[PDB]
């Protein structure tokens, strides 16, 4: 990479014209 799966990324949609989390501090197991 990619399958299961409701279940995410800043080497980059927002340094937030959006939460300092008002939802995720960013399941998890095979391959």
């Nucleotide at each position: 990479g990619u399958g299961c799966g409701a279940a995410g990324g800043g080497a980059c949609g927002g340094u937030g014209c959006g939460g300092a989390g008002a939802g995720g501090a960013g399941a998890g197991c095979a391959c």